[PDB]
RNA sequence: GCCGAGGUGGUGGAAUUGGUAGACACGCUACCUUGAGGUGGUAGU
RNA sequence: UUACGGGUUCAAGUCCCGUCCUCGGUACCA
Repeated sequence: GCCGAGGUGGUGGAAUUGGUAGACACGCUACCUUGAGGUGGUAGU
Repeated sequence: UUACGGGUUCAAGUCCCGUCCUCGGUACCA
RNA backbone atom coordinates (compact mmCIF):
# COMPACT_ATOMS: atom_id res chain seq x y z
C1' G A 1 0.00 0.00 0.00
C1' C A 2 -4.56 -3.55 -0.88
C1' C A 3 -8.56 -6.57 1.49
C1' G A 4 -11.68 -7.75 5.86
C1' A A 5 -13.29 -5.84 10.89
C1' G A 6 -14.63 -2.00 14.84
C1' G A 7 -14.39 3.15 16.41
C1' U A 8 -20.06 5.30 22.27
C1' G A 9 -19.44 8.05 29.19
C1' G A 10 -13.41 6.64 33.17
C1' U A 11 -14.78 0.67 31.67
C1' G A 12 -16.90 -3.43 29.05
C1' G A 13 -20.65 -2.96 25.97
C1' A A 14 -26.69 -3.96 23.71
C1' A A 15 -29.74 -0.47 20.59
C1' U A 16 -34.62 -3.72 13.24
C1' U A 17 -34.54 5.12 11.25
C1' G A 18 -38.84 6.73 16.19
C1' G A 19 -35.68 10.16 21.42
C1' U A 20 -30.26 8.31 25.60
C1' A A 21 -24.59 12.39 28.55
C1' G A 22 -27.25 8.28 27.97
C1' A A 23 -31.46 2.87 28.31
C1' C A 24 -28.00 -1.74 31.04
C1' A A 25 -23.94 -3.51 34.80
C1' C A 26 -19.65 -1.05 36.83
C1' G A 27 -16.75 3.01 38.13
C1' C A 28 -17.28 8.97 39.33
C1' U A 29 -19.53 13.12 42.23
C1' A A 30 -22.71 15.24 46.54
C1' C A 31 -25.21 13.45 50.93
C1' C A 32 -26.61 9.72 54.66
C1' U A 33 -25.18 5.48 58.09
C1' U A 34 -20.31 4.35 60.87
C1' G A 35 -15.24 6.66 65.46
C1' A A 36 -13.19 6.71 60.42
C1' G A 37 -13.19 3.44 55.77
C1' G A 38 -15.76 -0.95 52.89
C1' U A 39 -20.76 -2.82 52.12
C1' G A 40 -25.66 -0.61 52.17
C1' G A 41 -29.33 3.62 51.17
C1' U A 42 -30.69 8.56 48.52
C1' A A 43 -29.62 12.32 44.29
C1' G A 44 -26.51 13.24 40.06
C1' U A 45 -22.78 13.29 34.68
C1' U B 1 -23.30 14.92 22.27
C1' U B 2 -22.76 7.92 19.46
C1' A B 3 -14.44 8.88 15.78
C1' C B 4 -15.26 13.49 12.72
C1' G B 5 -17.56 16.69 8.98
C1' G B 6 -21.63 17.37 5.17
C1' G B 7 -26.28 15.74 3.50
C1' U B 8 -31.51 12.52 3.04
C1' U B 9 -35.60 12.66 6.36
C1' C B 10 -41.08 15.65 9.90
C1' A B 11 -37.58 12.54 12.42
C1' A B 12 -30.04 9.87 11.82
C1' G B 13 -25.86 5.96 16.40
C1' U B 14 -28.55 3.88 12.47
C1' C B 15 -29.85 5.47 5.60
C1' C B 16 -25.85 7.64 1.96
C1' C B 17 -20.72 10.36 0.51
C1' G B 18 -15.84 11.58 2.28
C1' U B 19 -11.70 11.96 6.25
C1' C B 20 -9.01 9.95 10.73
C1' C B 21 -7.62 5.86 14.19
C1' U B 22 -7.00 0.64 15.90
C1' C B 23 -7.18 -4.63 15.19
C1' G B 24 -5.97 -8.72 11.72
C1' G B 25 -4.74 -11.15 6.72
C1' U B 26 -1.68 -9.91 2.29
C1' A B 27 4.41 -7.26 0.86
C1' C B 28 9.35 -5.04 0.60
C1' C B 29 13.46 -6.04 3.95
C1' A B 30 16.36 -8.25 8.08